Context: one part of a larger RNA, bound to proteins that are not shown
RNA sequence: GGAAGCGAUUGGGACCUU
RNA sequence: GAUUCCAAGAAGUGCCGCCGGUUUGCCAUCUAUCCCUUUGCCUUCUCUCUCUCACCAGGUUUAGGCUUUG
RNA sequence: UCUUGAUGUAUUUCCGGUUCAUCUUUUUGGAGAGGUCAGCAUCAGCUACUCGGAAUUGAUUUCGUUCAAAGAAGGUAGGUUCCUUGUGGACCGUUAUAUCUUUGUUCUUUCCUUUUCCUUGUGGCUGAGGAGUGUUCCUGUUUCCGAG
RNA sequence: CUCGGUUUCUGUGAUGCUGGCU
RNA sequence: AUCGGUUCCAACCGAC
RNA sequence: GUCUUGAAACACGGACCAAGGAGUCUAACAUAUGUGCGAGUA
RNA sequence: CGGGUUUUACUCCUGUAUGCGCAAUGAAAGUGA
RNA sequence: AGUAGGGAGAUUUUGCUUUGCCAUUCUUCGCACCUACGACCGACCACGAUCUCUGAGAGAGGUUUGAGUUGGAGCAUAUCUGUUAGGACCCGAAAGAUGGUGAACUAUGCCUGAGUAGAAUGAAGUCAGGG
RNA sequence: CCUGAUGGAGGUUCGUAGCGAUACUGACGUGCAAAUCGUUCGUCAAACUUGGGUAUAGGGGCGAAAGACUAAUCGAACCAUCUAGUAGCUGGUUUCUUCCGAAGUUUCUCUCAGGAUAGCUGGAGUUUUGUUAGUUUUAUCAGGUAAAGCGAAUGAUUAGAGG
RNA sequence: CCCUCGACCUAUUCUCAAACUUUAAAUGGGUAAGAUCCAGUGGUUACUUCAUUGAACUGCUGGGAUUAAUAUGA
RNA sequence: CUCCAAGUGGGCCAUUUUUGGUAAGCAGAACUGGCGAUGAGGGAUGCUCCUAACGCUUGGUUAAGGUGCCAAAAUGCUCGCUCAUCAGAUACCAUAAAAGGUGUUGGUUCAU
RNA sequence: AUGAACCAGCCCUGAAAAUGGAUGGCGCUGAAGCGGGCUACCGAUACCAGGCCAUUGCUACUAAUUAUCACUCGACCUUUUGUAGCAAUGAGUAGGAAGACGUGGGGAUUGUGACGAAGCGUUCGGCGUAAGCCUGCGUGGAACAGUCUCUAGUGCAGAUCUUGGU
Numbered sequence: 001g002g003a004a005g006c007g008a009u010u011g012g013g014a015c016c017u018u
Numbered sequence: 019g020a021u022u023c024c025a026a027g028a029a030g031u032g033c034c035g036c037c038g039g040u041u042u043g044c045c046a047u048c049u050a051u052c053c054c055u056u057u058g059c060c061u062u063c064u065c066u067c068u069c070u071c072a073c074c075a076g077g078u079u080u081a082g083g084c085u086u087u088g
Numbered sequence: 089u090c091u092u093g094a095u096g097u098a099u100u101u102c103c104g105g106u107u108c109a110u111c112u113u114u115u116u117g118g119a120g121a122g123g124u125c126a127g128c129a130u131c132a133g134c135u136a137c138u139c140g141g142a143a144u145u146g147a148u149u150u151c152g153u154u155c156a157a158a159g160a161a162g163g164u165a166g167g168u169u170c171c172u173u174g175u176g177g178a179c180c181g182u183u184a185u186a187u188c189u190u191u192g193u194u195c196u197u198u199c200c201u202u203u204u205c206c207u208u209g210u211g212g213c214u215g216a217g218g219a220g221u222g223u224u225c226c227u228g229u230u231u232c233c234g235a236g
Numbered sequence: 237c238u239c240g241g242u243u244u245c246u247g248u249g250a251u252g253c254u255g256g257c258u
Numbered sequence: 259a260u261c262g263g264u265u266c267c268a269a270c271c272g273a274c
Numbered sequence: 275g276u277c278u279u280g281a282a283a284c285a286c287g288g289a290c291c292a293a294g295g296a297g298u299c300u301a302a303c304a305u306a307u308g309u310g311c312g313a314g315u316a
Numbered sequence: 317c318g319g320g321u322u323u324u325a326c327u328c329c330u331g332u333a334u335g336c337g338c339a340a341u342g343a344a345a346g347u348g349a
Numbered sequence: 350a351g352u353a354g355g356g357a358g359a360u361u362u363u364g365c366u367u368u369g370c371c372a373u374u375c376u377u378c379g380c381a382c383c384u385a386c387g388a389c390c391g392a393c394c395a396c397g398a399u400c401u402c403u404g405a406g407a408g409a410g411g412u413u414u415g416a417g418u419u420g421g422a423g424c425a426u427a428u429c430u431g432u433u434a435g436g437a438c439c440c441g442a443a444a445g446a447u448g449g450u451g452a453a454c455u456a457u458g459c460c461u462g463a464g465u466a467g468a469a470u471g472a473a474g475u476c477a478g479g480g
Numbered sequence: 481c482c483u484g485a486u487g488g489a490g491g492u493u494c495g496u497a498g499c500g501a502u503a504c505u506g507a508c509g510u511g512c513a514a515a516u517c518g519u520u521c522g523u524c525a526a527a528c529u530u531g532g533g534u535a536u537a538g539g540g541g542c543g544a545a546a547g548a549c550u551a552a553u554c555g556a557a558c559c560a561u562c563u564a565g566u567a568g569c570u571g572g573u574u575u576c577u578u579c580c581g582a583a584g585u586u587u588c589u590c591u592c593a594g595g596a597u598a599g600c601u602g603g604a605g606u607u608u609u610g611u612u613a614g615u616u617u618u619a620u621c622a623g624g625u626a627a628a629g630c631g632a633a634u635g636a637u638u639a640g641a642g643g
Numbered sequence: 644c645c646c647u648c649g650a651c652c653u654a655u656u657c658u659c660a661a662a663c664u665u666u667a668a669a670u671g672g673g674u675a676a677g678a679u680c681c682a683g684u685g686g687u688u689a690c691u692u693c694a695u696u697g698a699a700c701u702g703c704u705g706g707g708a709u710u711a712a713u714a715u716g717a
Numbered sequence: 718c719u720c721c722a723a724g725u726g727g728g729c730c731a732u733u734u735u736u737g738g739u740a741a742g743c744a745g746a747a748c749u750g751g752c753g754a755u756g757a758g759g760g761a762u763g764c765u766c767c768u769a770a771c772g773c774u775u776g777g778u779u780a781a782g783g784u785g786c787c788a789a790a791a792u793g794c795u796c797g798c799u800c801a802u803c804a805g806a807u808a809c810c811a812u813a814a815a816a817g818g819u820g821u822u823g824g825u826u827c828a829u
Numbered sequence: 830a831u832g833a834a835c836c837a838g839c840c841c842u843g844a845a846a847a848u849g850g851a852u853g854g855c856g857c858u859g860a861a862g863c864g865g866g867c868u869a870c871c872g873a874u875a876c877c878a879g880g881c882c883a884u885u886g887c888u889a890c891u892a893a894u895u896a897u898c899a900c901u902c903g904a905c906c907u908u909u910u911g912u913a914g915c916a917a918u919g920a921g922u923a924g925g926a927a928g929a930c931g932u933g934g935g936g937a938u939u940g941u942g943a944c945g946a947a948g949c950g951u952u953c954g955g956c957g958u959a960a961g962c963c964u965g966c967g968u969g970g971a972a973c974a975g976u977c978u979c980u981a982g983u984g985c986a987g988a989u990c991u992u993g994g995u
Base pairs, nucleotide, nucleotide: 006272007271009269010268011267012266013265014264015263016262022119023118024117025116026115027114029112030111038102047094054088059083060082061081065077066076068075122258124256125255126254127253128252129251132214133213134212135211136210137209140206142204143203146200152195155192156191157190158189159188160187166180167179168178219901220900233240234239235238275286276285289995290994291993292992293991294990299435300434301433302432303431304430306428307427308426309425310424311423314336315335316334318330319329340347341346351386352385353384354383355382358378359377364370365369388418389417390415391414392413393411394410396408399405400404438572439571441569445562446561447560448559449558450557456536457535458534459533460532461531462530463529464528467494468493469492470490474486475485476484477483478482479481498523499522500521503519504518506517507516538554540550541549575929576928577927578926579925580924585598587596588595589594599725600724601722602721603720604719605718607717612714613713615712616711617676618675619674620673621672627666628664629663634660635659639655641653680706681705682704683703684702685701686700687699688698690697728752729751730750731749733747734746736744737743757768758767759766772881773880774879775878776877777876778875782871783870784869785855786854787853791868793867794866795865796864797863798862805857816842817841818840820839821838822837823836824835825834827832882919883918884917885916886915887914888913889912890911930984932981933980934979935978936977937976938975939974940973941972948968949967950966951965954963955962956961
C1' cells in the first nucleotide's frame, strides 16, 4: 500500500485548567 | 499554609444604652359580636295554593334597629 | 383559639447625638493543611489454588510382610548334551548355589472408596473515614468461684 | 457436659501509619 | 505540577 | 428509508445544503374521567 | 331565542316556554307498575 | 310484595409477646353487587262470581312477550379515545359533465389571380406519285 | 389499296424549375434541426403546383379511407369551471426516556391485494384472599390408531395332500 | 364300461388390505377427591303414589375447619 | 369480574405424524417449539440448527464448542487403526450407490 | 503345520464439467487424520456475590422538635399528587398507556438590556440516561427571558416531495 466513515478501549500530539 | 483560629494596625459598619419625637402591647383584667339560644318585638324586603279574599293580616327568606341567656 | 378601652414584659421608625459595641474585608506575626495519587498494614464480604491431619464404610485386609506345608512352569541349582560360544537353546530334575503361585498363619492402617469435621500458606475483587466520649447493656473470647 | 456470679482483653461503637506533586 | 478535560490522530478487536 | 416469511442486496427512493412540508376543524352520538347543581337541570 | 343593565363583541341580572330526565307498553284503539 | 344464598362494615365473644395482633368463635343487623325465584304494569293467549250490562269487575291463570318495575339519577359543562359524515393525515389517476376559443398548420368545396427549359415517339386530317 | 412527304393528337415517354420522398435500414441522434444533411430516387402540361379572398367546429367538421387531418395536441381538439372529482392500490407521515406488548386463525361477505365478527393486546374501574392449575396420584369411564390377525367373518391369493 | 384333468367337499399351506376385522397397546381426552359438605327430624305441594309413599324446596338439631401429592391470591 | 379501545386477519421454518407427486429450497394438513418482533456465544460464512434469551457495570464459574498457527486455551498424557500417482478431518450441511480388492488389521467356523 | 469358507474396520477401485480454488486457510502422517480413554485449561449479555439506575409490590412516617435502630455535638434529608427502607424484576416490531424536553402567541408574576437584547460562530467549558439546558470568548446593534397557567398553522433525512442556492 485497491474506499472512507463508525463502535468499544487505551495511548500520543496540540491546547485548557487547579 | 483550603477551612479557619489568636494578637496588634488601618479602612468600613455604625446595634443597644442615654435624650426628644413615634409605633407596636407579653401578661394579669374588664368587655364587644362572631356563633346558637330563644325571648319581647318592631320596621323594610322576599317567598307562599295562609286566611273573608279585591285588601290587610299570618308563616318562609333577607337585611336593619333591639333583646333574655351561656 | 382573627378585640376594643386602661396596666406597660417587650419593640420598630426618626433626626441631633453621646460615642461605643459588633462583625466584615484586608497586612503583619503566632498556632494550625487541605487536595490528589500511591505504598504497606488490620479487618468485613465474595472468591482461586494449596501444606496438613483425626476418626470411620467395604471383603471387619484390596494390598503389603514374616513363616509353614503343598503344587506348578513361562523349569534355577544339578546332571546330561548342542552349536551361530550366548545376559544360548532341547531333554531330565521341584528348591537344591534363583523363585513364583495356592492355602493357612506373624503384625501392619495406609491404596482406593463411603461418612462428618478442624486446619496454615499465598493471591484476587469490593468496602470501611465530620467529630466525640466507652464499654453501662449486648455477643465473643478468658481469670476461677460455687450449684446439678 | 449444664446454669449463675466475678476480672482483664476485643467487636456492634476499627480506620491505622507513611510518602510524592502543589 | 501531576491527576483531570476538550480536540485531532494512531493501534488491537469489532463493524455490509 | 420502505413493502415483505425473508434486504448489505443484482428490489424501489435517496448528488449536497437551507427554508417549507402530512390525523386538522365542524356536527351527531358513545364510554371514561374532572367540576357544579341535584328530581331536577341549562 | 329574547329582554333589562353596561365602561359597550366581556360582565351582571331576569320573565315565559322548550329540551333531556322524572314510566313504560302496544301496529293501533288504548291501557299504564 | 318482596324472599333466599354469598357478601363490605358494625356488634357480641373465643385463640396469641402484654394496653395490640388475627381469628370466622358467636347471634345481631347485613350496604353495594352477583346468583336463584317471586309479585305488580303493557302486549298476546285463555277464563268471569256479580252489578248502574254498548261497559264495569270480585277472583284465578298461562313451556308465551317488553329496550318494563321493585321507594327515582339525571342535567349542564371540560378534556381524551372511538364510530360516522364532510377536501377529512398529505400527494397521485384513466375518466365524466357545463360553458366558451380556434381552419395562420392541415382536410375538402367555392371566387379571383399566377406558374411549369429542352429532347423522344408521330394519332386523325391533307397533298403527290404508283395499282 | 401500296410508297413518300405533310401534319402535330396523347390523364404518351426521357428530363430542367416546381411538387414529392424509394433506397443507403448512409450521416446526425445531450443534432444545424422536437424530422435536418448527403448521394440515390418518384412525377413533371395533368384526377398538376400555388398566393389571396371565402365556407365547414368538437361525438361536430373534413376525409381518392391511413381512424388520416382539425395550430409540435386526435380511437374524439383546446381553454376555464363543476374540482381539493373518486381510489379496497403505490409512496411519505417530524422530540426523549419509562412500563405493558400482539396477529397472519374462527364465522359471514360479488369475499380471495378489502371489510364486519370473535380471539390475541392495552388501559380505566371495581369485586375479593383456605381458590386457582396446559401437572401427577387415587378411583372410574369413553376410544378402535400403531402392532397383531387369516388352521375367525368380508375381500385378495400360491401350493399340493386326502375324498 | 377304462380312465381323465375336473368337480366340489374335508383337514393343511404361501402372502396380504386407507374405504376388512375376532383381539388390541403407548401418548392423549372426560368426570370426581367435602364449609357451595354429610346425616337425623318436622313442614309446604294443583306434582307423584294404592297409601306422609316419593319428589324437589325449605325450618331446626347434631357431626365436621382445609378430608390425596406439589405449587399458588383469585 | 365489568367497561372502553388499538394493531392484526399475505405468514414462513424445524423434530416427530402425514396426503398428492419421479422428486423439489414443491403443494396441502396434525402436535409442540421457534423465526417474524431478537440481540449475545458457537456452527469459517448463513432470519429458522446448538447454548442461551439482553438495565449500566467490578470480580468469580460454566454452557454449547474447542486447545499446531491464524485464535483465547495441550505440539498434554494414554491405547488401537490408516499411507491414498485425487487420504481424511466434526450433527442440520452443502451429495454418493450397486459391485469388487491375495492392501492391511482383527474376528466366526470347519479340514490336515 | 499348511488349506479353504464367511463376517466387518480403516484404505483403494467404481468416482466425468466447464473463470483459478478451497476439511474456512496455512498446512498436517510416532497427526494437527479416524474410534476410544484421562486430567487440566479456554470459552457468553447464561449462572453466583457485590455497587449504581429504573419499574412493580410490600412496610414506616402528626397531642408534628423521627434526630442517623448504644448515647451527645456536626453535615446531608420528605412538597404522602411525596420521601426513607427491604425484596424481586429489567429483550421487543405493529400497537396501547405514563412522565419529561423543545417551538409561536394569550393571561398572571419575577426580571435582563445601548457600560450592548435577539441571532450567529467556536478544541473555554459544564450538567442531564436522553429529548435538551446553562455558560467563557468573538461578531452583532435592539429588543428578549425565568416561573404557573391558557392556546396552537408546535419539532423532519426521506414523499421520482416544493422553492431557492451549490